This is an experimental structure of RNA, together with DNA, with 48 nucleotides shown. Keywords: RNA POLYMERASE II, BYE1, TRANSCRIPTION. Entry title: elongating RNA Polymerase II-Bye1 TLD complex. Crystals were grown from: 5-7% PEG6000, 50 MM HEPES PH 7.0, 200 MM AMMONIUM ACETATE, 300 MM SODIUM ACETATE, 5 MM TCEP, VAPOR DIFFUSION, HANGING DROP, TEMPERATURE 293 K.
[PDB]
Context: bound to proteins that are not shown
RNA sequence: UCGACCAGGA
DNA sequence: GCTCAAGTACTTATTCCTGGTCATT
DNA sequence: AAAGTACTTGAGC
Numbered sequence: 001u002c003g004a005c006c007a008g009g010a
Numbered sequence: 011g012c013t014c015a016a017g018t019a020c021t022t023a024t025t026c027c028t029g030g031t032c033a034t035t
Numbered sequence: 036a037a038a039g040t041a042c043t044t045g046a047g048c
C1' cells in the first nucleotide's frame, strides 16, 4: 500500500 | 434447395480467515 | 469444469 504468486488454517 | 442431425463457438462456476516473497505501483 | 444456450454447418433426400 499498487496486487500477483506461493504456502498454510477451520 | 428444406428439414434436421450435428458441429461449432463461447458462455459459465468453486465458504471465511492467516503470512511470506516478488516486481512494481 | 462439464453442460448448457444459441446459432451455423453439413447433407439426408
Stems, first nucleotide, its partner, number of pairs: 003032008011048012